Overview: Method: X-ray crystallography, resolution 2.18 angstrom. The entry became public in 2025. The RNA has 24 modelled nucleotides. Ions in the entry include zinc. It was solved together with Dicer-related helicase. The entry is indexed under RIG-I like RNA helicase, Zn-containing C-terminal domain (CTD), RNA BINDING PROTEIN. The depositors describe the entry as "Structure of C. elegans Dicer-related helicase 1 (DRH1) bound to blunt end 5'P-dsRNA".
[PDB]
Context: bound to proteins that are not shown
RNA sequence: GGUAGCGCUACC
RNA sequence: GGUAGCGCUACC
Repeated sequence: GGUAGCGCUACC
Repeated sequence: GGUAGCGCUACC
């Protein structure tokens, strides 16, 4: 540098 | 369900 997942939250 | 933000961890 790229990517993955998790939590919370915002908007539809 | 979709569209976003922050935080966390990991992977190449």